[PDB]
RNA sequence: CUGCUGCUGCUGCUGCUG
RNA sequence: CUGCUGCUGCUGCUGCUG
Numbered sequence: 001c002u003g004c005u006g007c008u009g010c011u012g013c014u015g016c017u018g
Numbered sequence: 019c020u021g022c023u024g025c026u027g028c029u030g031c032u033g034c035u036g
Base pairs, nucleotide, nucleotide: 001036003034004033006031007030009028010027012025013024015022016021018019
Other pairs, nucleotide, nucleotide, family: 002035cWW008029cWW011026cWW017020cWW
C1' cells in the first nucleotide's frame, strides 16, 4: 500500500421508543 | 430531536493478509 476482522465514535438509510 | 436496534461509509484503537 492492497484486502478483511474485532471494539469504539460519528454518517446517512429503516424500525423501535421517549 | 433524542435514545436503542440492523444496514451502509467514515474515523479512532487493536489484530490477520498478501